This is an experimental structure of RNA (23S ribosomal RNA, nucleotides 1 to 535) from Deinococcus radiodurans R1, with 498 nucleotides shown. The PDB entry is titled "The large ribosomal subunit from Deinococcus radiodurans in complex with avilamycin".
[PDB]
Context: one part of a larger RNA, bound to proteins that are not shown
RNA sequence: GGUCAAGAUAGUAAGGGUCCACGGUGGAUGCCCUGGCGCUGGAGCCGAUGAAGGACGCGAUUACCUGCGAAAAGCCCCGACGAGCUGGAGAUACGCUUUGACUCGGGGAUGUCCGAAUGGGGAAACCCACCUCGUAAGAGGUAUCCGCAAGGAUGGGAACUCAGGGAACUGAAACAUCUCAGUACCUGAAGGAGAAGAAAGAGAAUUCGAUUCCGUUAGUAGCGGCGAGCGAACCCGGAUCAGCCCAAACCGAAACGCUUGCGUUUCGGGGUUGUAGGACCA
RNA sequence: UCAAGCCGAAGUGGCUGGAAAGCUACACCUCAGAAGGUGAGAGUCCUGUAGGCGAACGAG
RNA sequence: CCUGAGUAGGUCGUUGUUCGUGAAACGAUGACUGAAUCCGCGCGGACCACCGCGCAAGGCUAAAUACUCCCAGUGACCGAUAGCGCAUAGUACCGUGAGGGAAAGGUGAAAAGAACCCCGGGAGGGGAGUGAAAGAGAACCUGAAACCGUGGACUU
Numbered sequence: 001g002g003u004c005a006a007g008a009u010a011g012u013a014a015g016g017g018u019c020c021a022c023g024g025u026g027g028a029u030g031c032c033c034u035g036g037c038g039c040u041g042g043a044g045c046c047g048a049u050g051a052a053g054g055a056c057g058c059g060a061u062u063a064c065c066u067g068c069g070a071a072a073a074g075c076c077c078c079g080a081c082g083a084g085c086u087g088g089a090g091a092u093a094c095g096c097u098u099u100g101a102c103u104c105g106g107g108g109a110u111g112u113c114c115g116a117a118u119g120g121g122g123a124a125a126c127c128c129a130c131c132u133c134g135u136a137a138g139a140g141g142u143a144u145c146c147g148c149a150a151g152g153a154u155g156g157g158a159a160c161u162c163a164g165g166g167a168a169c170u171g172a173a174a175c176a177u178c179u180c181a182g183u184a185c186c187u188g189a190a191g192g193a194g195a196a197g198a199a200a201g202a203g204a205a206u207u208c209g210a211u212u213c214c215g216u217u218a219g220u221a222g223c224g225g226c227g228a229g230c231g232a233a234c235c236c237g238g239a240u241c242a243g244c245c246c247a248a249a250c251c252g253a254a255a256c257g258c259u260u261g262c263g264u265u266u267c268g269g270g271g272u273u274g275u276a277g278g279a280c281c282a
Numbered sequence: 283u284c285a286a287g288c289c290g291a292a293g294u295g296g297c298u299g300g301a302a303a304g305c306u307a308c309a310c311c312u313c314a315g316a317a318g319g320u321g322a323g324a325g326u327c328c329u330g331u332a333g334g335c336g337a338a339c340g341a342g
Numbered sequence: 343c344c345u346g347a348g349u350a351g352g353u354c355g356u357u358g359u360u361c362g363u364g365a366a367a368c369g370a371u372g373a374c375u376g377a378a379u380c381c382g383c384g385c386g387g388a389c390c391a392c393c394g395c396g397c398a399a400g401g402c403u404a405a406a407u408a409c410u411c412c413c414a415g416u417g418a419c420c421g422a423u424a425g426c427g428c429a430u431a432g433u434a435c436c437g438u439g440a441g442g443g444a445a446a447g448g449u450g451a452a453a454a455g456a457a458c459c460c461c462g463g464g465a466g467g468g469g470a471g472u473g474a475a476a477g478a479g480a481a482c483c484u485g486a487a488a489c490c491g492u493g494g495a496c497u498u
Base pairs, nucleotide, nucleotide: 015498016497017496018495019494020493021492022491023490024489030483031448032447035420036419037417038416039415040414041413042412043410044409045156046155053114054113055112056069057068058067060092064088065087075108076107077106078105079104084096085095119128120127121126129142130141131140132139133138143154144153145152146151160191161189162188163187164186165185171178175225202207212239213238214237215236222230223229243402244401245400246346252267253266255265257262274380276345277344278343283341284340287335288334289333293308294307295306296305297304309326310325311315317329318328319327351375352374353373354372355371356370357369358368361387382397383396384395385394386393435442436441455482458469459468460467461466
Other pairs, nucleotide, nucleotide, family: 013014cHS013015cHS025488tHS026485tWS026487tHS027485tWS027486tHS028485tHS029484cWW033422tWH034429cSS035425tSS035426tHS036425tSS047048cWS047116tWS048118cWH050116tHS050118tWS051117tHH051155tWS052115tHS053124tWS054125tSS057072tWS058072cSS059062cHH059087cWH063089tWH066073cWH071109tWS074109cWW074110cWW078338cSS079337cSS080103cWW081102cWW082100tSS082101tHS083097tWS083100tHS084101tWS086094cWS088089cWW114124cSS147149tHS147150tHS157158cHS157191tWH158192tWW159192cWW159409cSS160408cSS161194tSS166182tWS166184tHS167183tWH168181tHH170179cWW171228cSS172227cSS178227tWS178228tWS182183cHS191193cSS192408tWS192409tWS193407tWH196211cSS197210cSS198243tHS198403tWH199209tWS200383tWS200396cSS201208cWW202395tHS203205tWS203394cWS204386cWS210405tWW211406tWW216235tHS217234tHS218233tHH219220cHS219231tWS220232tWH221231tHS222360tSS224227tHS224228tHS224362cWS227362cWH228362cWW239406cSS242403tWS247272tWH247273cWH247345cWS248271tHS249278tHS250269cWW251268cWW254266cWW256263cWS273274cHS273345tWS285337tWH286336tHS290314tWS290332tWS291311cSS291314tWS292325tSS292330cWW298302tWH299301tHS299322tWS300321tSS301321tSS313332cSS316330tHS320324tWS324327tWS348376tWS349350cSS351376tHS361364tWS364365cHS377398cWW378399cWW420424cSS421429tWS422429tWS424429tWH426430tWS427431tSS428431tWS428446cHS431445tHH432433cHS432443tWS433444tWH434443tWS437439tHS437440tHS449453tWH449478cSS450452tHS450454tHS451473tHS452473tWS453476tWW454472cSS454478tWW455479tSS455480tWS456470tWS456479tHS456480tHH457470tHS462464tHS462465tHS471479tWW472476tWH473475tHS473478tHS
C1' cells in the first nucleotide's frame, strides 16, 4: 500500500503582533545670515519762512513699499566720481548718457490738503467766506498771547533733569504710629543736559573755604509701636575747578510834590563788603 | 580736525576636483598677515588694509 | 550819614534733614503779630554767660554729573520656540474704545529656472535636456519623532 476501528498531529488568516525593507506625513537636529541684544564711545533738540505725524496724489503699465510733490520716483547751482543708467520691481516698451548721466557730498527752488492749525465752520485731512494786486489763470492777508516797535510765545520729544500734586498692595508673620515711599502714576516747565552756586555756611584746628560728582568716613553718630526697620555729616583721598555784577548813603538833571540854598522813580555818574567794606571831608 | 573721495607693495607651473583659494614645487611683498567677495580654505585674483594726499560750499 | 524789611524774631498749625514732639535746635511756610543799623545783627541742637564762626532779606554764571530716539566700534551675546513683538508688522487678526496682537527664513556656483515628447480638462507626475548633483525642480539645505501606509520574515 484495500475500508472498518482507535489514537495522534499539520496547514487555511477575515484581521492582529514583533522585527526588517521602502515610502508618506511632519519640521526637531546640524549648517548658514539677510535680524537682533548688550556695553563702550560719539552725537544730542525740531516748529507760525508750517513742526512731529498723516491724508490724497505723481509713475508708459502700479496693488504694496520707497522717493517725491501739481515744477510730483523729480528741478537748478557747486564739488567728487568717469561709464553706465533707466527705485525694491524681479517684468515688455520708450529712452537718457563722455556736451559727463547715474551714485554721492553740500547749498538752493518748488513744496496740494490735514495736523499747535491759526479767516470762519467743523463728526482731522473736507464745507462756506471777506479784504488787497489784478486780464482770467493765480498769488498775498485775515487765531490768540507780551509789548511802542523790531520781535517773542502756543506744539512735538525715547529716557535723563527740576517743580506743583501724590497712592496702595507689601513689611511689621494680625494692625493703627511706622514701612513700603516721596517709589508708581498725574500735571507743569526746560535744555542738550538740567539742577545747584559765590557762605548771616560747615565746623571746634582761634581750621577749612562757591556748587555738583566719585571713593571713604560707615551700618559709625543717631532716628524708631527704641519694634520692624531707617540711617547722616565733618576730616581725608580724587574728577573738575571761574567767580562776576546790581539796590544803598554822594557830584549831575527833569517833570512834578510842597511856603521861600528840599526829595517819592526814571536815565547816565560813582559804587559792591566781615583779617567789616563803602562813602565826605585829607 | 571731521567730510564725498583718490593713490596704494608683492605668483606661476603642475596635481586631485564639476569647479580651486586645497596639495606640490620653486618664488616675491610686507609701515600692508585686520577683514569680506570670488564654483572649496588665497598675504601676492577683486575690494581692501599700512601709509600718503584731498576740494569750491560746508560743519566744529 | 549808609549797606536790601511787613522781613528775622516770635505764637498757632506743620514739615524737612539721622529728627516719629522728644531736653528740639535751626531751616521752611498757612494764620496772627512784628526788630535792630556796626558803642549793630544771626548761628554754634532747650536756655544763660563767655568764647568763637559768619553778614540774611537782589540776580546771573561755563566745567566735572544724568540719559540714551539716533550713528560708530567691540562681544568666554543670540542664531529662527533663541535674539526686539516683527530676519520687518504694530501689519494679519481681536476689542465700540483705551488697548492687545501673531507665525514667519534657505533651489543653484551660476537660472543654465526645465524647449520638446507622453497620460490627464486640470492638478499632478514619467521622459528628454541643463547641472557636480534634479539622490538640488520652484509646496526647492539638512529632514529626527509621534502619526499613516506598502512589501517581506517568523507568528496568531
The entry is indexed under Deinococcus radiodurans, avilamycin, degradable antibiotics, ribosome, large ribosomal subunit, resistance. Among the 27 different proteins in the entry, which are not shown, are 50S ribosomal protein L25, 50S ribosomal protein L6 and 50S ribosomal protein L30. Crystals were grown by vapor diffusion, hanging drop at pH 7.8. The structure was determined by X-ray diffraction at 3.43 angstrom resolution and released in 2016. The 2016 paper behind the entry is "Avilamycin and evernimicin induce structural changes in rProteins uL16 and CTC that enhance the inhibition of A-site tRNA binding". It holds a match to the Rfam family "Bacterial large subunit ribosomal RNA". Lineage of the source: Bacteria > Deinococci > Deinococcales > Deinococcus > Deinococcus radiodurans.